[PDB]
Method: X-ray diffraction, resolution 2.55 angstroms. The entry became public in 2015. The RNA (tRNA(his)) with a sequence from Thermus thermophilus HB27 has 77 modelled nucleotides. The PDB entry is titled "Structure of histidinyl-tRNA synthetase in complex with tRNA(His)". An Rfam search finds the family "tRNA" in it. Rfam describes the family as follows. Transfer RNA (tRNA) molecules are approximately 80 nucleotides in length. Clan: tRNA clan. It is annotated as a transfer RNA.
RNA sequence: GGUGAGCGUAGCUCAGCUGGUUAGAGCACCGGACUGUGG
RNA sequence: UCCGGGGGUCGUGGGUUCAAGUCCCAUCGCUCACCCCA
Numbered sequence: 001g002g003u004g005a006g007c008g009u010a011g012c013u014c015a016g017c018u019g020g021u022u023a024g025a026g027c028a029c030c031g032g033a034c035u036g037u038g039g
Numbered sequence: 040u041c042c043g044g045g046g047g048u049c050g051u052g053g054g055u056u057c058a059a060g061u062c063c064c065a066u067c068g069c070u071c072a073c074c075c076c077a
Stems, first nucleotide, its partner, number of pairs: 001074008011027004020057001030043003050066005
Other pairs, nucleotide, nucleotide, family: 009015tWH009023tWS010011cHS010012cHS010025tHH011046cHS016049tWW019056tWS024047tWH029044cWW033040tWH036037cHS055059tWH056058tHS
C1' cells in the first nucleotide's frame, strides 16, 4: 500500500435509551482548608 | 483527610431535525485480521 471488521467523549481509564432543551466520574496537574513536615 | 479550579471544537466536514455525543453520509486517525513476509 490493497481488502475487511471494530473503535474515536478532557493528557489517561470510561459512563451517557436513533435524540430532549445548560456534557458527566476517577486519575493527573494546580490553588485554598490548617501557624514549617507522610501518601 | 476535606473544597474549588484550568481544561473537550464529544476525531473532522456535511446531511436529517424544533432539537444531534446519540441517527445518516463522507473523511481522517487508532486497533486487530488477511494479502505479503526479508
The 2015 paper behind the entry is "Structural basis for recognition of G-1-containing tRNA by histidyl-tRNA synthetase".
Protein in the same entry: Histidine--tRNA ligase.